Method: electron microscopy, resolution 3.4 A. The entry became public in 2016. An RNA structure (RNA, DNA-RNA ELONGATION SCAFFOLD), together with DNA, in which 80 nucleotides are resolved.
Context: bound to proteins that are not shown
DNA sequence: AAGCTCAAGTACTTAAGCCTGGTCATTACTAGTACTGCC
DNA sequence: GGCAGTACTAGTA
DNA sequence: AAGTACTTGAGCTT
C1' cells in the first nucleotide's frame, strides 16, 4: 500500500 | 375533612478478566409489472 | 391484436 | 436468581 462487515449463537482454553 | 405515616405492592436493576476457534445468515410476504397465451 | 393470469422480482413486518 | 430501590394504596390519627 487496500479490502475482507457487523452481529448472532456454540464449543473450549486460563 | 386534612393530613399523617405506615403497610404491602409493584417495577426494575446487574450478573469475571483476557484469549482461540466455528458456522450462518443476513427475510420472507406482498403487491405491481411484464410477458406468454388462449380467445 | 387485446386480454387475462401466473410469475418473479424489488418494497417491507 | 435476590435483592435492591420506588412506588402506591390503604390504615389511623388531630
Nucleotide at each position: 500500500c487496500a479490502u475482507a462487515a457487523a452481529g448472532a449463537c456454540c464449543a473450549g482454553g486460563c
The sample was in a buffer at pH 7.25. The 2016 paper behind the entry is "Structure of Transcribing Mammalian RNA Polymerase II". The depositors describe the entry as "Structure of transcribing mammalian RNA polymerase II".